[PDB]
Context: bound to proteins that are not shown
RNA sequence: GACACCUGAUUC
DNA sequence: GAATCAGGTGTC
Numbered sequence: 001g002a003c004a005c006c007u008g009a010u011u012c
Numbered sequence: 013g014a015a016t017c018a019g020g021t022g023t024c
Stems, first nucleotide, its partner, number of pairs: 001024012
Other pairs, nucleotide, nucleotide, family: none
C1' cells in the first nucleotide's frame, strides 16, 4: 500500500 | 441500506 472486519463521523 | 473519511484488529 491492499484486502477483510469492528467502531465512529458525515452524506445519500 | 450505501458511499466517503477517520481510528483500530487480522491478513497479503
The depositors describe the entry as "Hybrid-binding domain of human RNase H1 in complex with 12-mer RNA/DNA".
Shown are 24 nucleotides from a PDB entry: RNA, together with DNA.
Crystals were grown from: 1.2 M NaCl, 0.1 M HEPES (pH 7.5), VAPOR DIFFUSION, HANGING DROP, temperature 294K.
Nowotny et al. published it in Embo J. in 2008: "Specific recognition of RNA/DNA hybrid and enhancement of human RNase H1 activity by HBD".
Method: X-ray diffraction, resolution 2.1 angstroms. The entry became public in 2008.
It was solved together with Ribonuclease H1.
Keywords: RNase H, RNA/DNA hybrid, dsRNA, HYDROLASE-RNA-DNA COMPLEX.